RNA sequence: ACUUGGUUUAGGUAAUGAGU
Ligand code: TOA
Ligand code: 2TB
Ligand code: TOC
Numbered sequence: 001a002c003u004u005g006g007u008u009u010a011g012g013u014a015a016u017g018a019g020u
Stems, first nucleotide, its partner, number of pairs: 001020004007014001
Other pairs, nucleotide, nucleotide, family: 005016tWH006015cWW008013cWW009010tHS009011tHS011013tWS
C1' cells in the first nucleotide's frame, strides 16, 4: 500500500485480521 479472506457499507465504504 495493495491481494485478500470473515465482519461491515450500498460501495473498498469502514474498520480490521491472513498474505504479498
Ligand atoms: C475485502 C478486503 C477488506 C476490505 C473490504 C472492503 O479484504 N480489507 O475492507 O474488501 O469491501
Ligand atoms: C472480505 C469478505 C467479505 C467481502 C469483503 C472482503 N474479506 N464477505 O469485501 O464482502 O473484504
Ligand atoms: C464483499 C463486499 C460486500 C458484498 C460481498 C458479497 N464488501 N455479497 O456484498 O462481498
This is an experimental structure of RNA, with 20 nucleotides shown. NMR data were recorded at pH 6.1 and 298 K. The PDB entry is titled "SOLUTION STRUCTURE OF THE TOBRAMYCIN-RNA APTAMER COMPLEX, NMR, 13 STRUCTURES". Released in 1999, the model rests on solution-state NMR data.